This is an experimental structure of RNA with a sequence from Thermus thermophilus, together with DNA, with 37 nucleotides shown. Crystals were grown from: 1.0 M (NH4)2SO4, 0.1 M KCL, 10 MM MGCL2, 50 MM BIS-TRIS PH 6.5, VAPOR DIFFUSION, HANGING DROP, TEMPERATURE 308K. The structure was determined by X-ray crystallography at 2.8 angstrom resolution and released in 2018. The work is reported in "Structure/cleavage-based insights into helical perturbations at bulge sites within T. thermophilus Argonaute silencing complexes" (Sheng et al., Nucleic Acids Res., 2017). The PDB entry is titled "Crystal structure of T. thermophilus Argonaute protein complexed with a bulge 6'U7' on the target strand". The entry is indexed under Argonaute, miRNA, bulge, mismatch, DNA BINDING PROTEIN. The source organism's lineage runs through Bacteria, Deinococcota, Thermales, Thermaceae and Thermus.
Context: bound to proteins that are not shown
DNA sequence: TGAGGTAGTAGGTTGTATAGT
């Protein structure tokens, strides 16, 4: 690297 | 902590096979 996936920004932005 | 996604930027993860005898 393949393949599935976290996490901060993030109570962010969209929506309802 | 209201909850449901699409989309970045920066900085991480486990599962897989690998042999030797």
């Nucleotide at each position: 690297a393949c393949a599935a996936c976290c996490u901060a920004c993030a109570u962010a932005c969209c929506u309802c």